[PDB]
Context: one part of a larger RNA, bound to proteins that are not shown
RNA sequence: GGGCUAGGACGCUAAGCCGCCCGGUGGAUGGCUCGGCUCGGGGCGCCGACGAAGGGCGUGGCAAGCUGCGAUAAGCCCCGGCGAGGCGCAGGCAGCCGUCGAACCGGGGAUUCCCGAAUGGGACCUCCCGCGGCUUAUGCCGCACUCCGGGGUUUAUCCCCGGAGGGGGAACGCGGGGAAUUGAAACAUCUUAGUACCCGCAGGAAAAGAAAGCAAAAGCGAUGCCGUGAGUAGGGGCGACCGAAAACGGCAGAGGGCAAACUGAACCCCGGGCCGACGAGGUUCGGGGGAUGUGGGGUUGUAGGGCCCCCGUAUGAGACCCUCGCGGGUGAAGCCGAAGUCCGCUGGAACGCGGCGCCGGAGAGGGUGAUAGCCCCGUAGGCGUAAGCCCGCAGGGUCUCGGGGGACCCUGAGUACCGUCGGUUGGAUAUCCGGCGGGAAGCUGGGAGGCAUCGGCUCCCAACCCUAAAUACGUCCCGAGACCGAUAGCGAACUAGUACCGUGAGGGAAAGCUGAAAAGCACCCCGGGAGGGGGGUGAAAAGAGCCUGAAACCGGGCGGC
Numbered sequence: 001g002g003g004c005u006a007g008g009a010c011g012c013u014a015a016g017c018c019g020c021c022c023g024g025u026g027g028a029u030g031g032c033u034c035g036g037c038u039c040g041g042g043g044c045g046c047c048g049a050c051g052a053a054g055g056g057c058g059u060g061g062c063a064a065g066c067u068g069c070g071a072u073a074a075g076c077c078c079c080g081g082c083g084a085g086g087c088g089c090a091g092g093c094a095g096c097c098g099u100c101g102a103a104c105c106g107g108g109g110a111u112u113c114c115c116g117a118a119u120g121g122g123a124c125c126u127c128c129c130g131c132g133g134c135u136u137a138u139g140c141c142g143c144a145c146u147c148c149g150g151g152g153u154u155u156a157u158c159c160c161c162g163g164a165g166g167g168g169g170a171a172c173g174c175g176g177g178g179a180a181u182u183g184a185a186a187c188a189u190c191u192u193a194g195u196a197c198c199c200g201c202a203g204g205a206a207a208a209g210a211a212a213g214c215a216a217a218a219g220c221g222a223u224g225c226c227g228u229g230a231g232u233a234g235g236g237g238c239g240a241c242c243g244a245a246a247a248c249g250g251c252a253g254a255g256g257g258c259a260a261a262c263u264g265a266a267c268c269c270c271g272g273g274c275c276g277a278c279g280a281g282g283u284u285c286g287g288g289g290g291a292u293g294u295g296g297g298g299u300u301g302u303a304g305g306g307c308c309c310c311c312g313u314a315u316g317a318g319a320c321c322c323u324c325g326c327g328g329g330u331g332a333a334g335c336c337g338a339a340g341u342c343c344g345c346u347g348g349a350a351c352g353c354g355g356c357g358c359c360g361g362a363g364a365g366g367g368u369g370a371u372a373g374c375c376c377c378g379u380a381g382g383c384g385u386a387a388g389c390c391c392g393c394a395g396g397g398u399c400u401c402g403g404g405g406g407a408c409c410c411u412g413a414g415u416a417c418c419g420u421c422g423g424u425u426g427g428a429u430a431u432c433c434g435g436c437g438g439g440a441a442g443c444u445g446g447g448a449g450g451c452a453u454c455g456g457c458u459c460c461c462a463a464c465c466c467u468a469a470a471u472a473c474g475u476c477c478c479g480a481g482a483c484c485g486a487u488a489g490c491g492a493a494c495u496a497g498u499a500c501c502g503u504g505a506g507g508g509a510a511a512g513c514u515g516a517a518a519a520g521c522a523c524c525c526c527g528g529g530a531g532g533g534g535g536g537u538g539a540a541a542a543g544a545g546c547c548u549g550a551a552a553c554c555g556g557g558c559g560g561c
Stems, first nucleotide, its partner, number of pairs: 016561009030547001031513002035484002037481006046168002054115003057070003061093002065089002075111001076109006085097003120128002130143004146164006172203001173201005183190001187237001213220002225250003234242002255466003258412001262296002266294001267289006274282002307405003311402002319398005325393006334383002340356001342355004358373001365377003417438003421434003445461005500507002520546001524534002
C1' cells in the first nucleotide's frame, strides 16, 4: 500500500468564549491658552427734563449673529499724533478710498428714531390734541404735569417770566423698619441679631469733629482709622453665650461761622452804563426781597459787651484775591534706544548641535516654520506738546492788633432734670434713644468726675451750624502669582445672560486646536448621486469641530478553545 471488520482521528465544528492585531465609534489624555481667580499700586471717583440709565426697531454690496452707530444711520467734520495700506469680529467675491495724508489714536464739534424719570393725555414700545412763531400751502420752529421766586388781571388763583425736583448708579456710606430656621442637644427669657430682608437718601469718600470731654486724681486739650487694651470689666435660666471703652503706640493733622449784648436799612438779588487788560474791585442809575429785621458786631471764656481813660495808637507790617507778557515742570500715548541673521551638519522649517565672533547706566516677556541677549515689537536712559493743571517773576484790588474801672456781656426750652412705659446696649442703681405726664437757671449761672444726697476738691459750657486729610470700594487700568487650565476655573475662553423653560416673578446650558502656505480639493477614472472610492500634501491616524486621538464598544482577521 490493497481488500475486509473493529477500536480510537485533528482537518475545514453553527451558536459561542478569551487574548492580540487592523479598521470604526467615542472624545479621554498630554501638550496648547486672545479666559478666569485673588493680591497690590492708581485711577474711578458720579449722571439726568441742555431728556439719563434701561429697553425697542432699523442701519452694511451681499448681513443670519456679535460689535458700532442712528433716517447725515459699522458713520460726518476739525485740529494734533502715527503715519503707507485700509474697507470691525470675518482669510469670500466683487468693487472701492487714501499725500487736498486714510485705517488708527487723542481732544473738540455735527447728527443722535421710538419707548423710558417720560412732564400735554392715554396705550399691548403706538396715537391724539390746546396754544403761539413762521413759509402762499404742505413743510418747519417754540410751548401747557409739580415746588420755590417774581408779575398779569374781570385778582376768573384763572396766565407769564426766572430757577429747580423727581429717576439711575459697581460696591461703599448715612438714617429708618425688622425675622426665623439655629444655638442653649427640649424650649418661652437669652441666642441667631440689629444679622437676613425692606424703606428714605447723599458723595467721591461718608459720618464724626474743636470738650456741658477725659478721670491710672496724675496727666491731656478736635475727630476718624489701625494695633492693642481683652475675650479684660461687664451682661446673662448668671446657663448656653454675649461683650466695650478710657488709655497706650501709631497715622494723618485745622480750625472756623451764629443767636444775643450793642447797632437798625448801613443790606441782598436782578438788569443797564462808567472807570478799569471787556478781569478783580469801586461808582451810579429802574424793579423785587427786607423791620414778623437784610446787614454790622460778636461766639468757651469771656474781652468790660456800653461808656471810659493811659501808651504804642489804623504809626507799623502782612495775609488774601484777580488780570496779563515771560519762563519752568506735568500733561494728546507718541518718540528715540546697543549688539550675529557668520561656517559646517540635521531637518519640511533652525529658535538645534558643533565652531567662530559681539553689545550692555540695557540677557524682562511675545512673537517668528522648533527651543533666539545680538531677526522683529521692545529695555536702562532721556525727551515732546493743544486743551487742562500747578508755581514765581509787572500791575490792580481787598485786609489784621494789644490792658483795668461799675451791673462784667445773660448767653440757646418744653431743653436740663424728675416721674410712668418700651426699645437697645456690655452698661451693671451707674447705656443710649423715644413716648406719655411734670418741669429750671439770667455766668450773683449750669453741667461733669460710673447709686442717691450734703460738704470740699478738679474739670468743662448742652439745648444753634460747618469741617480738609489720614480710614470704605473694586466699576476701570496696570503690575503679581507655593492658583486653575476647558466634565477645570467666572453663569459664561464661543454664536451668553444666547438656545431654551416658565403666565409671571424667575430659571438657564453645551459649543476651543488644519497645515509652512489654503495650496480649503484643479485635472483624470468611477458613481443617479450634493453621497462614497483610487491618483493628486514635507507628512493627509494634517483632508474640513481636520493637534494628540484612550476606555466602554462594534466588525473583521490571527492564535487557542
The PDB entry is titled "Promiscuous behavior of proteins in archaeal ribosomes revealed by cryo-EM: implications for evolution of eukaryotic ribosomes".
23S rRNA, nucleotides 1 to 561 from Pyrococcus furiosus: 561 nucleotides with solved positions.
The source organism's lineage runs through Archaea, Methanobacteriati, Methanobacteriota, Thermococcaceae and Pyrococcus furiosus.
It holds a match to the Rfam family "Archaeal large subunit ribosomal RNA". On this family, see Yusupov et al., Science 2001: "Crystal structure of the ribosome at 5.5 A resolution". Gene Ontology terms of the family: ribosome and structural constituent of ribosome.
Primary citation: Armache et al., Nucleic Acids Res. (2013), "Promiscuous behaviour of archaeal ribosomal proteins: Implications for eukaryotic ribosome evolution".
Released in 2014, the model rests on cryo-EM data to a resolution of 6.6 angstroms.